Shown are 24 nucleotides from a PDB entry: RNA (crRNA). Method: X-ray crystallography, resolution 3.34 A. The entry became public in 2017. Keywords: CRISPR, Cas, Cpf1, Cas12a, nuclease, genome editing, R-loop, crRNA, RuvC, hydrolase. Crystals were grown from: 50 mM HEPES-NaOH, pH 6.5, 20% (w/v) Polyethylene glycol 3,400, 1.5% (w/v) Tryptone. Ions in the entry include magnesium.
Context: bound to proteins that are not shown
RNA sequence: AAUUUCUACUGUUGUAGAUAGAUU
Numbered sequence: 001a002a003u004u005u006c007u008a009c010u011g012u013u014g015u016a017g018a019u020a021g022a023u024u
Base pairs, nucleotide, nucleotide: 005018006017007016008015009014
Other pairs, nucleotide, nucleotide, family: 001009tHS001010tHS002010tWH002014tHS003008tWH004019cWW009011tHS011015cSS
């Protein structure tokens, strides 16, 4: 500590799972 977005990540320009947007 990368994400459609979220969490934990490193799982290596991403990994596991989740994820009905819009609107108030």